The PDB entry is titled "Crystal structure of FnCas12a in complex with a crRNA guide and ssDNA target". crRNA (40-MER), together with DNA: 60 nucleotides with solved positions. Swarts and Jinek published it in Mol. Cell in 2019: "Mechanistic Insights into the cis- and trans-Acting DNase Activities of Cas12a". Crystals were grown from: 1.6 M trisodium citrate. The entry also models magnesium and potassium ions. It was solved by X-ray diffraction to 2.98 A. The entry is indexed under CRISPR-Cas12a, FnCas12a, CRISPR-Cpf1, FnCpf1, HYDROLASE. Protein in the same entry: CRISPR-associated endonuclease Cas12a.

Context: bound to proteins that are not shown
RNA sequence: AAUUUCUACUGUUGUAGAUAGAUUAAAAGGUAAUUCUAUC
DNA sequence: ATAGAATTACCTTTTAATCT
Numbered sequence: 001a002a003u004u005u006c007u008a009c010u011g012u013u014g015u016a017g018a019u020a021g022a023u024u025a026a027a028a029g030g031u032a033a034u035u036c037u038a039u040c
Numbered sequence: 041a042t043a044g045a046a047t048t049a050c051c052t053t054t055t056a057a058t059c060t
Stems, first nucleotide, its partner, number of pairs: 005018005020060020
C1' cells in the first nucleotide's frame, strides 16, 4: 500500500472478490444540550 | 445513578419513486 469504486492485500506500475447509476423525496436511528418527572 | 416524554442542533444509514 496502486482500484470505476469498496474491502482485504503486495498478489510488483498491480492481485482476489464484490460493484445499479443519475435524480428526487421521505423516513429511521445515533450523540449532546435543555425541561418536567419516575425509580429497589 | 438508571430511565420516560418533549424541543433544538449536528450526524449516518435506509427505503422508495422517475428515467436509463